[PDB]
RNA sequence: GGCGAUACCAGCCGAAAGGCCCUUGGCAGCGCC
Numbered sequence: 001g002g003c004g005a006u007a008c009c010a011g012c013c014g015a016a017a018g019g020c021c022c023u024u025g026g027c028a029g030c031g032c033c
Stems, first nucleotide, its partner, number of pairs: 001033004008026002011020003
């Protein structure tokens, strides 16, 4: 750098619960190449 899983806080939808978002929105990090 490519691919992949991971959704914490933000952000977005929502009355709420929850949902969406994947390298960042955030100097994330990790696996394989």